Entry title: gRAMP non-matching PFS-with Mg. Solved structure of RNA from Candidatus Scalindua brodae, 54 nucleotides shown. The entry is indexed under CRISPR, GRAMP, RNA BINDING PROTEIN, RNA BINDING PROTEIN-RNA complex. The reconstruction used 79,785 particles. The structure was determined by electron microscopy at 3.62 A resolution and released in 2023. The work is reported in "Craspase is a CRISPR RNA-guided, RNA-activated protease" (Hu et al., Science, 2022). It was solved together with RAMP superfamily protein. The entry also models zinc ions.

Context: bound to proteins that are not shown
RNA sequence: ACUUAAUGUCACGGUACCCAAUUUUCUGCCCCGGA
RNA sequence: UCCGGGGCAGAAAAUUGGA
Repeated sequence: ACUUAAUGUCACGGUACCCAAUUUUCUGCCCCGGA
Repeated sequence: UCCGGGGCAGAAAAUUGGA
C1' cells in the first nucleotide's frame, strides 16, 4: 500500500432489558405354587 | 416325578412461550 484529507467527529449520546413456584398424581408394600 | 421362592426400585407430562 489493502485506508484517512485538514481552519469544526458530545458516540463515556444508548444497561438486551420486561413477564413466568422444577412442579402435578402415587400407602415401603405384599401368599400361592414351581420346575 | 421331585423339591420351594422375593419383587418392584420410578412412570407419565411439560424442554420454552411471549412482548